[PDB]
Context: bound to proteins that are not shown
RNA sequence: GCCCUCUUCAUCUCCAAAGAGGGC
Numbered sequence: 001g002c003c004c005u006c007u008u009c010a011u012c013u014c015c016a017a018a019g020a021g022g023g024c
Base pairs, nucleotide, nucleotide: 001024002023003022004021005020006019007018008017
């Protein structure tokens, strides 16, 4: 760097997600 899971908070109109762990 790419790809996965998992825990909750979440799109019902406008300050809008952040943790856990795996595979290559």
Solved structure of RNA with a sequence from Homo sapiens, 24 nucleotides shown. Crystals were grown from: 20% PEG 3350, 1% w/v tryptone, 0.001 M sodium azide, 0.05 M HEPES sodium (pH 7.0). The structure was determined by X-ray diffraction at 2.9 A resolution and released in 2025. It comes from the structure "The crystal structure of human m5C methyltransferase NSUN6 bound to its S-adenosyl-L-methionine analog and a NECTIN-2 3'-UTR RNA substrate". Protein in the same entry: tRNA (cytosine(72)-C(5))-methyltransferase NSUN6.